[PDB]
This is an experimental structure of RNA (P-site tRNA-fMet M1) from Escherichia coli, with 77 nucleotides shown. The reconstruction used 42,825 particles. Among the 48 different proteins in the entry, which are not shown, are 50S ribosomal protein L24, 30S ribosomal protein S5 and 50S ribosomal protein L13. The PDB entry is titled "70S initiation complex (tRNA-fMet M1, initiation factor 2 + CUG start codon)". Rfam match: tRNA. Rfam 15.1 lists 5,335,975 matches to the family in 14,413 species. The family's RNA type in Rfam is transfer RNA. Lineage of the source: Bacteria > Pseudomonadati > Pseudomonadota > Gammaproteobacteria > Escherichia. The structure was determined by electron microscopy at 2.6 A resolution and released in 2024. The entry is indexed under translation initiation, tRNA-fMet M1, frameshifting, initiation factor 2, RIBOSOME.
């Protein structure tokens, strides 16, 4: 001490009065279709929920620190 609102995989994302096996868009690596490409289908790996402390079978949804960003305040070198 500067007014909201965030922050899930290689990037973007769903769990809002619902605190219950981490899912879905693209993107990697494969398999199908074709005479071959491309479109398009089937799959497969990919993870403390930004990071930490109270509460709690349980997790942004109940809560408090810590670090990033992003709405203008952001000066203006």
């Nucleotide at each position: 001490c500067g007014c909201g609102g965030g922050g899930u995989g290689g990037a973007g994302c769903a769990g809002c009065c619902u605190g219950g096996u981490a899912g879905c868009u693209c993107g990697u690596c494969g398999c199908g279709c074709u005479c071959a490409u491309a479109a398009c289908g089937c799959g497969a790996a990919g993870a403390u929920c930004g990071u930490c402390g109270g509460u709690u079978c349980a997790a942004a949804u109940c809560c408090g620190g810590c670090c990033c960003c992003c709405g203008c305040a952001a000066c203006c070198a």